Description: The RNA (23S ribosomal RNA) from Escherichia coli has 44 modelled nucleotides. It was solved by electron microscopy to 10.1 A. The PDB entry is titled "Structure of the SecY protein translocation channel in action". The entry has 8 different proteins, among them 50S ribosomal protein L1, Protein-export membrane protein SecG and 50S ribosomal protein L23P. The sample was in a buffer at pH 7.2.
RNA sequence: AGGCGUGAUGACGAGGCACUACGGUGCUGAAGCAACAAAUGCCC
Numbered sequence: 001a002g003g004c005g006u007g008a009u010g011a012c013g014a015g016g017c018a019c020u021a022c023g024g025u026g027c028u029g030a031a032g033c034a035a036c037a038a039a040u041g042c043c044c
Stems, first nucleotide, its partner, number of pairs: 012032001015028005
Other pairs, nucleotide, nucleotide, family: 013030tHS013031tHS014029tHS020023tWS
């Protein structure tokens, strides 16, 4: 320097549900962890 709390019960998020004048807008939202392998970069 890097890891873990906390920041974040949040955002973001695969994909779906609606309508449209077809310009587009509304509606919703899974997992979000673990292990191993890295650079000429970083500690230096």